[PDB]
RNA sequence: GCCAGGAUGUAUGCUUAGAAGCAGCAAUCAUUUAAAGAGUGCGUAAUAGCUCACUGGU
Numbered sequence: 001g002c003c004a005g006g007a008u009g010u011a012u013g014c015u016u017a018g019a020a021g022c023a024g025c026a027a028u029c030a031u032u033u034a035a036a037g038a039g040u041g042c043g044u045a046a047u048a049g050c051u052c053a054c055u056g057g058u
Base pairs, nucleotide, nucleotide: 001058002057003056004055005054007031008030009029012026013025014024037052041050042049
Other pairs, nucleotide, nucleotide, family: 005035tSS006053tHS010038cWH015019tWS015023tWS016018tHS018045tSS019023tHS020046cHS020047tWS021039cSS021041cWH021050tWH022042cWH022049tWH027038tWS032036tWW033034tHS033035tHS034055cSS036053tWS039040cHS039051cWS040051cWW043048tHS044046tHS
């Protein structure tokens, strides 16, 4: 580099017309794990969607 995973309580709590990882506030626990943030960017009105961290393979 390429292939494949990147989950679960959960849309955390608050706030907010909406605020679902990703306006803003306070936090940032826990589970099942080989690994996977109460989420790195992009994205949506809010979802969706794309993606990274991270893991396995080659």